[PDB]
Context: one part of a larger RNA, bound to proteins that are not shown
């Protein structure tokens, strides 16, 4: 080729009019109008994957199952900036070299087993060295001390110092300007200060304040305690901590978010009506202080006529209740930052190229079994007890080191000063179209945040904030069959292998609730009766004197 | 025990008042009388089967004191259970709970003991041959010999005659197994004959349910026989409600019709 201009372009409610540019408009943009999603989203944002799909500028040959002025198409050029995000470090469940053994052999087994398994160090002697050969450094050489649990890999969700505001692009910001921090490391001559630390007793001088000479002392103080103060020597060793933890429940603080009552600013309504709606009405990191939680933390005392006390508990001569302290958290609150920034408004400019100039204001207050997250006390459950380790600290010991009275030393986890943090990742998508399934495919794919209003509620409907554009096409008409959905008089399972499918029943209050039963349960057993609006009445608590 | 000032949401009653209408939309249990089976949550064949299976707590057996049980391994002083020690490890059966758990060791299995006739390999012994050879004694486990043990796999009769109407037939004789189905149970998810018989339930019922028992072919952890709760489990009946039906008919959205643009396949 015939099928055939045929099937079919029918899951998720919806689109309407004016303009605009274009040769060209059902589908492109802009306005207005109507709708949807409805905060467990069709919103904002990330892991895995993808790999320029992002951004801007032209085209409209092919593709985007109609179309196209439009695109994740095509073709030009653009875009990812880091001591404080994360990787990079640890170790986990495993993984994997070496000594060892096996094995024909390429290899295997094994991870502490059959290994002389360390290459460091206070000191202390020795020998050289360079700097003002001072006192160290560099080393070389001996003398003394030295368990590691096994080299290494293993987590972009687990361990793990340290960065937040406010501005700016087309497209990049905790990365880029501004302004405020902050850790880490490292500094002969320490760069300073300020602790260590500067007193006491004799004895002359001075009236006397005060100096001068002998000696002595001095690795800090304070509180009855808990503990406090800006420092406040120390090595090999030891010994503790933090790092380091299940799961449920139940109460309390402290925020964010909603409610409430008033004050501005602006915008809505206004045919009557409403001192009336509705949008808005800041303050980071780090420090200082102070509320406000927490204590199984000291001190007086000494309690049955027991007492204190929670929503539950619980507690006490092993020391309650009473008084008076002490520590911890401090995300809250006022300050520095801070107003200079920011955000709403009303005005000038610059006709422009403006982090432009200005005014003005960013206010007082009251709730809550409210919801979310966060700190905390407490109690259940386990024949289930819910990581390591790298890090870093803190006692305890007393090896030793410093001057000999000063211009003091040694040493300081004080308080300011000085330099320095190298490598990689960083755009975007994130899912009814940027992943994976042959595709823009009702399938699938790991989290974070979460408004009003009914109402037990994150249940179902309806809105505002943020989106969209009806899901890979319109237009004209309502034949039959179909798909979903619905309504039927009288009857009430007579349908049918079968009450298959719909029906019925349905919240909440208030009565009532039977057989059996393992005494737990059956149980909302079964069966009644009430629920609107409106306008009253009682009850049910805080501060204060 | 008074008084001033502030409050938050509930609860009860009570008049009035609507065409009797009020959980008005949404959301939102049909019930109640029995069998079966499985205690129960719990899991299951991705893409026809969700169950009655499969797990399970209990129950009860079995090894095993470590050079061991029981498994891996191609090998090594190899591994795992084991960072473990009979309140443990590894093997298997049944399936809460309650009440029970007959009889059989004759088969097949598994276990315990080795000395009676026995068998029984390779190595050594010993003779006889020129030697290859052959013949002889000796003689392991292991079959056989002898015990156990069914909550091991497994089994668990039949035939005649009898009670003063008939009809079973406590009751006898008899053959024969290892042992002859005990307690319980039903035409059961197990019965051929069979739609068995009888009673209920209907107007009628091969259906359900209760009884009976000679059971083709039930029956005791190959577990028997109950039972509360609980099942997206399988049955039979009732109230309710209902277009399932009598007997069908109307409405609405999306298609199918029909234009514009697009534009397949199967099969021949």
């Nucleotide at each position: 080729g015939g099928u055939a201009g045929u099937a079919g372009c029918a899951a998720a409610u919806a689109u309407u009019c004016a303009a605009a540019c274009g040769a060209g408009a059902a589908c492109u943009u802009u306005g207005a109008a109507g709708g949807c999603c409805g905060a467990a989203g069709u919103g904002g944002a990330g892991a895995a994957g993808g790999g320029u799909u992002c951004c801007a500028u032209g085209u409209g040959a092919a593709c985007a199952g109609c179309a196209g002025u439009u695109g994740a198409a095509c073709a030009u050029g653009g875009g990812u900036c880091a001591g404080u995000c994360g990787g990079u470090c640890c170790u986990g469940a495993g993984a994997g070299a070496u000594g060892g053994g096996c094995g024909a052999g390429c290899g295997c087994c094994g991870u502490u087993c059959c290994g002389a398994a360390g290459g460091g160090a206070c000191g202390g002697g020795c020998g050289a060295u360079g700097g003002c050969c001072u006192c160290c450094g560099u080393u070389g050489c001996c003398c003394u001390c030295a368990g590691c649990c096994g080299a290494u890999c293993g987590a972009a969700a687990g361990g793990g110092a340290g960065u937040c505001g406010g501005g700016u692009u087309c497209a990049g910001a905790u990365c880029c300007c501004c302004g405020a921090a902050u850790c880490c490391g490292g500094a002969g001559u320490g760069g300073c200060g300020g602790a260590g630390a500067u007193g006491g007793g004799c004895g002359c001088c001075g009236c006397g304040a005060g100096g001068c000479g002998u000696c002595c002392a001095g690795u800090g103080c304070g509180g009855u305690a808990a503990c406090g103060c800006g420092a406040c020597c120390g090595a090999u060793c030891c010994c503790g901590g933090a790092g380091a933890a299940g799961c449920c429940g139940g109460c309390g603080g402290g925020a964010g978010c909603c409610c409430c009552g008033g004050g501005g600013a602006g915008a809505g309504u206004u045919c009557u009506c409403u001192u009336u709606u509705c949008u808005u009405u800041g303050u980071g990191a780090a420090g200082g202080g102070c509320a406000g939680g927490g204590c199984g933390c000291c001190c007086u005392g000494g309690a049955a006529u027991g007492g204190g006390u929670u929503c539950g508990c619980c507690c006490c001569g092993a020391g309650a209740g009473a008084g008076g302290g002490g520590c911890c958290c401090g995300u809250g609150c006022c300050u520095u930052g801070g107003a200079a920034a920011g955000c709403g408004u009303c005005g000038c400019g610059g006709u422009u190229c403006c982090g432009g100039c200005g005014g003005c204001g960013u206010c007082c207050g009251g709730u809550g079994a409210g919801c979310u997250c966060u700190c905390g006390c407490u109690g259940g459950c386990c024949c289930u007890u819910g990581a390591a380790a790298a890090u870093c600290c803190g006692g305890g010991g007393g090896a030793g080191a410093g001057g000999g009275u000063g211009u003091a030393a040694a040493u300081c986890u004080c308080g300011c000063g000085c330099c320095g943090g190298g490598c990689c990742g960083u755009a975007c998508c994130c899912a009814u179209a940027u992943c994976c399934g042959c595709a823009g495919c009702a399938g699938g794919u790991c989290u974070c945040c979460a408004a009003g209003g009914u109402g037990a509620a994150c249940a179902g409907c309806c809105u505002c904030u943020g989106g969209c554009a009806u899901g890979u096409u319109g237009g004209a008409a309502c034949a039959a069959u179909g798909u979903a959905g619905g309504u039927a008089a009288g009857g009430g399972a007579a349908g049918u292998c079968g009450g298959c499918a719909a029906g019925c029943c349905g919240g909440a209050u208030c009565c009532g609730u039977a057989a059996c039963u393992u005494c737990g349960g059956g149980a909302u057993a079964a069966g009644g009766a009430u629920u609107g609006g409106c306008u009253c009445u009682a009850a049910g608590g805080g501060c204060u004197g | 025990g008074c008084a001033g000032c502030c409050g938050a949401c509930u609860u009860a009653g009570a008049a009035c008042u609507g065409g009797u209408g009020c959980g008005g939309a949404c959301c939102a249990g049909g019930g109640g009388a029995a069998u079966c089976c499985g205690a129960c949550u719990g899991u299951u064949u991705a893409a026809u089967u969700a169950a009655a299976a499969c797990a399970a707590a209990g129950c009860a057996u079995c090894g095993c004191g470590a050079a061991g049980g029981c498994c891996c391994g191609c090998g090594g002083c190899g591994g795992g259970u084991g960072u473990u020690g009979a309140c443990g490890c590894g093997a298997u059966g049944u399936g809460a709970u309650u009440u029970c758990u007959g009889c059989c060791c004759a088969g097949u299995g598994c276990u315990c003991u080795g000395a009676a006739u026995g068998u029984c390999a390779a190595a050594g012994u010993g003779a006889a041959g020129a030697a290859a050879u052959u013949c002889a004694a000796u003689g392991a486990a292991g079959c056989g010999c002898g015990g156990g043990u069914a909550a091991a796999c497994g089994g668990c009769g039949g035939g005649a005659g009898u009670a003063a109407c008939u009809a079973u037939g406590a009751c006898u004789c008899u053959c024969u197994u290892a042992a002859g189905g005990u307690a319980g149970c039903c035409a059961a998810a197990u019965g051929c004959c069979u739609c068995g018989u009888c009673a209920u339930c209907u107007a009628a019922u091969u259906a359900g349910u209760g009884a009976c028992g000679c059971g083709c072919a039930u029956g005791a952890a190959u577990g028997g026989a109950u039972g509360a709760a609980c099942g997206a489990g399988a049955u039979u009946c009732c109230c309710a409600c209902u277009g399932u039906c009598c007997c069908u008919a109307c409405c609405u959205a999306c298609u199918a019709u029909c234009c514009a643009g697009c534009g397949a396949a199967a099969c021949c």